[PDB]
Overview:
An RNA structure (gRNA (88-MER)) with a sequence from Flagellimonas taeanensis, in which 88 nucleotides are resolved. The 2026 paper behind the entry is "Structural basis of RNA-guided transcription by a dCas12f-sigma E -RNAP complex". Ions in the entry include magnesium.

Context: bound to proteins that are not shown
RNA sequence: GAGGGUGCUUGUACACCCAUAGGGUGAGGUUAAGAAUUACACUCACUAAGUGUGAACAACACAUACAACUUGUGGGAUAUACGCUAAC
Repeated sequence: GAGGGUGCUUGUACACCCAUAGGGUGAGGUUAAGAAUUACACUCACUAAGUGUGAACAACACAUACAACUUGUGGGAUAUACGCUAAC
């Protein structure tokens, strides 16, 4: 300060928070060096976020105006946007 969390899903804004989140790590894998150790647009994964009560990072209660609501998902460094799935 972008961007996020909570407010059914999606969008705009909104109150309260998080936010070096383009950050901090961990596991596996590859690599160089005598070693400490570096590296990895390699794979995978974790982690911050409303108010009152509550011992508690348990649980409960409360938590906005407008519109949509035929869906899920893969790839996308400078390829202009392509494909898989359900249905009529």
Method: cryo-electron microscopy, resolution 3.28 A. The entry became public in 2025. It comes from the structure "Cryo-EM structure of the dCas12f-gRNA complex".